Description:
Primary citation: Juan et al., Nucleic Acids Res. (2007), "Crystal structures of DNA:DNA and DNA:RNA duplexes containing 5-(N-aminohexyl)carbamoyl-modified uracils reveal the basis for properties as antigene and antisense molecules". An RNA structure, together with DNA, in which 18 nucleotides are resolved. The model includes bound (6-AMINOHEXYL)CARBAMIC ACID (CMY). Crystals were grown from: 25mM sodium cacodylate, pH 7.0, 5mM spermine tetrahydrochloride, 25mM lithium chloride and 7.5% MPD, equilibrated against 35% (v/v) MPD, VAPOR DIFFUSION, HANGING DROP, temperature 277K. It was solved by X-ray crystallography to 2 angstrom.
RNA sequence: GAAGAAGAG
DNA sequence: CTCTTCTTC
Ligand code: CMY
Numbered sequence: 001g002a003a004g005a006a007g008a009g
Numbered sequence: 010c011t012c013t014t015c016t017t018c
Stems, first nucleotide, its partner, number of pairs: 001018009
C1' cells in the first nucleotide's frame, strides 16, 4: 500500500 | 469519511 471484519464517532 | 481494534497478502 490492497482487502475483509468488529467497536465507536 | 473519520479512528481504533484483528487478520491476510
Ligand atoms: O470513512 C469512514 N468509514 C468508511 C466506511 C463506512 C463506515 C460506516 C460506519 N461509520